[PDB]
């Protein structure tokens, strides 16, 4: 200097819109 | 083997961030 990176379900069908949803899954946060 | 959707049992806020892992 530029590189990676948890994560259930939903809903579309290559569009990026709909409009509900998980802590047996991730950060940061304890007087 | 794909996008899109960040809502979550933790009166909070994210999850393009945060924080950490690796490469010259």
């Nucleotide at each position: 200097g530029c590189g990676a990176c948890a994560c259930g379900g939903c809903u579309c069908u290559u569009u990026a819109a709909a409009a509900a949803c998980a802590a047996a899954a991730g950060g940061a946060g304890a007087a | 083997a794909g996008a899109g959707c960040g809502u979550u049992g933790c009166g909070u806020c994210c999850g393009a961030a945060a924080g950490u892992c690796g490469c010259c």
Entry title: Crystal structure of NAD-II riboswitch (two strands) with NMN at 1.67 angstrom. An RNA with a sequence from Streptococcus parasanguinis: 55 nucleotides with solved positions. Taxonomically the source falls in Streptococcus (Bacteria, Bacillati, Bacilli, Lactobacillales). The 2023 paper behind the entry is "Crystal structures of the NAD+-II riboswitch reveal two distinct ligand-binding pockets". The model includes bound beta-nicotinamide ribose monophosphate (NMN). The entry is indexed under Aptamer, RNA. The entry also models sodium ions.